Shown are 455 nucleotides from a PDB entry: RNA (18S rRNA, nucleotides 603 to 1092) from Candida albicans SC5314. It was solved by electron microscopy to 2.15 A. The entry has 73 different proteins, among them Ribosomal 60S subunit protein L10, Ribosomal 60S subunit protein L24A and Ribosomal 60S subunit protein L11B. An Rfam search finds the family "Eukaryotic small subunit ribosomal RNA" in it. Rfam links the family to the GO terms structural constituent of ribosome and ribosome. It comes from the structure "The structure of the Candida albicans ribosome with tRNA-fMet, mRNA, and compounds (GEN and MFQ) with strong density for the P-site tRNA".
Context: one part of a larger RNA, bound to proteins that are not shown
RNA sequence: AAGUUGUUGCAGUUAAAAAGCUCGUAGUUGAACCUUGGGCUUGGCUGGCCGGUC
RNA sequence: CUGGACCCAGCCGAGCCUUUCCUUCUGG
RNA sequence: CCAGGACUUUUACUUUGAAAAAAUUAGAGUGUUCAAAGCAGGCCUUUGCUCGAAUAUAUUAGCAUGGAAUAAUAGAAUAGGACGUUAUGGUUCUAUUUUGUUGGUUUCUAGGACCAUCGUAAUGAUUAAUAGGGACGGUCGGGGGUAUCAGUAUUCAGUUGUCAGAGGUGAAAUUCUUGGAUUUACUGAAGACUAACUACUGCGAAAGCAUUUACCAAGGACGUUUUCAUUAAUCAAGAACGAAAGUUAGGGGAUCGAAGAUGAUCAGAUACCGUCGUAGUCUUAACCAUAAACUAUGCCGACUAGGGAUCGGUUGUUGUUCUUUUAUUGACGCAAUCGGCACCUUACGAGAAAUCAAAGUCUUUGGGUUCUG
Numbered sequence: 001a002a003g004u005u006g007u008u009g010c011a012g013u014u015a016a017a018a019a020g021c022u023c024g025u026a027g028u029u030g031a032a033c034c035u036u037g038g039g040c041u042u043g044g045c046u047g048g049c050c051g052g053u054c
Numbered sequence: 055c056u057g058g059a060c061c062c063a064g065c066c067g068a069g070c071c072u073u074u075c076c077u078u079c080u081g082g
Numbered sequence: 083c084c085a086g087g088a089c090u091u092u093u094a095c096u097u098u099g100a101a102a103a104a105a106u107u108a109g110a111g112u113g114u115u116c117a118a119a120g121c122a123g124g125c126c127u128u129u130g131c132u133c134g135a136a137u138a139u140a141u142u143a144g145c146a147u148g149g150a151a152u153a154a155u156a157g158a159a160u161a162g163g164a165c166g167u168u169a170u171g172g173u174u175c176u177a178u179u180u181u182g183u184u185g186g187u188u189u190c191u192a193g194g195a196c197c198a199u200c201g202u203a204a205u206g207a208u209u210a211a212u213a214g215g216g217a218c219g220g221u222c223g224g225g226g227g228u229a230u231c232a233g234u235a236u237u238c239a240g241u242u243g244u245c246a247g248a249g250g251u252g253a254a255a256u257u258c259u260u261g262g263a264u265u266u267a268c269u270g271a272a273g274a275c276u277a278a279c280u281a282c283u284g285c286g287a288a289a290g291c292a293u294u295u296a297c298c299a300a301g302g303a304c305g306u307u308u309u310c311a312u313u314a315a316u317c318a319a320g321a322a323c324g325a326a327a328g329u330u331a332g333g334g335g336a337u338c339g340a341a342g343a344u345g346a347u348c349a350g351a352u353a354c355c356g357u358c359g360u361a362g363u364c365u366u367a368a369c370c371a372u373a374a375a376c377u378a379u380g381c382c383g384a385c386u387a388g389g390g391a392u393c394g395g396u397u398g399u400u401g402u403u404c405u406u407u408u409a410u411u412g413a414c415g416c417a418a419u420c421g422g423c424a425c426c427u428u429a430c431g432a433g434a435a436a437u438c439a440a441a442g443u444c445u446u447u448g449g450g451u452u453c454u455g
Base pairs, nucleotide, nucleotide: 003447010455011454012453013436014435018452020323022321023320027316028315029314031209032208037072038071039070040069041068042067043066044065045064046063048062077088078087079086080085081084092154093153094152095149096148098146099145101141107138108137111121123132124131125130164202165201166200169199170198171197172196173195175193176192214310215309216308218305219304222301226298227297228296229295233275236272237271238270239269240268241267247258248257284291285290328369329368330367331366332365333364338362342358343357344356345355380451381450382449384443385442387427388426389425392422393421394420395419396418397417398416402413403412431438432437
C1' cells in the first nucleotide's frame, strides 16, 4: 500500500455489526444576554501619481 | 535595482474625546 | 517619565521570549580528482597572511510575557454590600522625635486593625429558550390494578323422541353403536376464551393490551398573557420491567395437546394424515431473563419537496340531519392549527443495488452522545 483500526478518516436495513426495553452514577457534552458605535491627531510600510530610473 | 516634502488609497499600529474602563501612593 | 511601598477572583486558550549537551535530522561554505564524507582550506609562494567551524528544527511539562474573542469561575438578596479622600466619635497596637547627659510620663500625635453614628448613590436580583420541570382546565385512550357482570361455543350429566348407522380422510382404518351410537328438544355443571363490530385505527418503555359496570392510582397530546429559572442530552457501574416455553408450591384441570399409545401410508417411517392422551394450556405466591424480543434501522437537536387521508386537542365557519319551534343539544359539512399511527408521488440528494423523507444535509469529509463490527 491499509479510509482493512478510521482524531484527521471506516462500517453497523439486507454483506460483520444498534443492547428486548426504560431508569441511572462516573465520563462526555449542554440556549441566549453585560462597550457597541461615532470623531479627532498621528508613526511605519504597500502600489502606482508627482518620477526625481539608476 | 533606487532616492525626498504633497494627494490618493491599502495593511500593522498608538494617543486622546465621546457617561468610560486601562491598579495605587511616595519621591517629583 | 523611573523606583521604592499598599493592595490584587481564579482558570483554560493563544502571542512573544530566557534557556534548553554533542552526535543524528533539515541546511549555508569545501574539485575529500567525484561522491558517501569531513570540517576543512586558500593565497607570487612567503619565514608569512587568511575567511571558518553557518542556521533552523527542540518545547508536552516548568519559567517570564502581550491579548481579553471563545469556554469556564467569583461577586450585593434575611444586605453581614460599596464609597467617604483631609466625614464624626470610641477602643487597641506600634513607632520617628525631644528639653541631648542618661530613663522616664502618655493626651495630642505618624502609621496599621476594628466598633458605632452619619452622609453620598439612578443603591443592588438579565431574558424566560417553538430546552426542561411543576400547577391549572376540558378531554382522550382495547395503558395498568381490584372487584363485578355478559355472551355463545366446547366437553360432560340428566330428561325426552325415533332407528341403523355415526365418525374420519385423498381414500381408509383405528374407534363408537339395537345395552340406542350419531341426530333432536328442554335443563344443569365446569373450566377456558372474548367472535362478528376490528381498520394500513387507538394506547403503553418494551414485552403487550379488546364483554359490562364501579372503584384505585398513573399518562400523552392540547389549551394557558399560570409557576420555577438551566434544573438539561446521552450514558460504563448499578437498577425496574421483560412473549412463549421451562422450574417450585397450592388451587384448578372444559379445550387443545410436547412425551407416550395407536390406525394408516411407505422400501422403511418410531414423520407428515386419523384416533386417544400425560406434562403443559388457566390462576395465586415465587423463580427464570431469553425470541426473526424486527422497522433486522440507538437516543437528543436543527434543516431540506409536493399530495391527499386519518386519530386526539384547540380555534373560526353551513344548501345538512336532528332536540324542539329555536339557544349553551348532538351528529355531519367547510377551513386553520399543534401532537400522533401511517400512506402516495418525486428523486434535488443518498446508495452496490434492492431501495430510502431518511438510509438526505457524508473526500465540499466535524451539532451532542452511548453501544457494536